[PDB]
RNA sequence: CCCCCCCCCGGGGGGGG
RNA sequence: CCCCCCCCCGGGGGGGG
Numbered sequence: 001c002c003c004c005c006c007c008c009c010g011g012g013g014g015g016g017g
Numbered sequence: 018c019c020c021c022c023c024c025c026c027g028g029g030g031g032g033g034g
Base pairs, nucleotide, nucleotide: 001034002033003032004031005030006029007028008027010025011024012023013022014021015020016019017018
Other pairs, nucleotide, nucleotide, family: none
């Protein structure tokens, strides 16, 4: 520097209230 | 208002170079 995975936020879209 | 799913971005963490 890069690559996975997890998490959080923001935005967009789709579905359901 | 809200809640799933998807995508994009940002940040954090973990693992592997």

Shown are 34 nucleotides from a PDB entry: RNA from Escherichia coli. The PDB entry is titled "Nontypeable Haemophillus influenzae SapA in open and closed conformations, in complex with double stranded RNA". The structure was determined by X-ray crystallography at 2.61 angstrom resolution and released in 2021. Lineage of the source: Bacteria > Pseudomonadati > Pseudomonadota > Gammaproteobacteria > Escherichia.